Shown are 75 nucleotides from a PDB entry: RNA (tRNA) from Escherichia coli K-12. Among the 50 different proteins in the entry, which are not shown, are 50S ribosomal protein L13, 30S ribosomal protein S15 and 30S ribosomal protein S17. It holds a match to the Rfam family "tRNA". About the family: Transfer RNA (tRNA) molecules are approximately 80 nucleotides in length. Its Rfam clan is "tRNA clan". The literature on the family includes a 1993 paper in Trends Biochem Sci by Hou, "The tertiary structure of tRNA and the development of the genetic code". The PDB entry is titled "Elongating 70S ribosome complex in a hybrid-H1 pre-translocation (PRE-H1) conformation". The sample was in a buffer at pH 7.5.

């Protein structure tokens, strides 16, 4: 040099022949229990 | 939505450039 693919929240990752970008995990709060675990919910973040 | 510039009513999505990374190939100042 040529062809092909990737880069997205703190982290690990969806989304994309276009119509205003999400999930899990870090964390915080709530719920549930006689209580502690386990579980469930919400919020942040580009 | 890697940075930037267009397309388009509207772009993470399409295209042009650059940055980095990966796969394969090429490479006799």
């Nucleotide at each position: 040099g040529c062809c092909c693919g990737g880069a997205u929240a703190g982290c690990u990752c969806a989304g994309u022949u276009g119509g205003g970008a999400g999930a899990g995990c870090a964390g915080g709060g709530g719920a549930u229990u006689g209580a502690a675990a386990a579980u469930c919910c919400c919020c942040g973040u580009g | 939505c890697c940075u930037u510039g267009g397309u388009u009513c509207g772009a993470u999505c399409c295209c042009g450039a650059g940055u980095c990374c990966g796969g394969g190939c090429a490479c006799c100042a």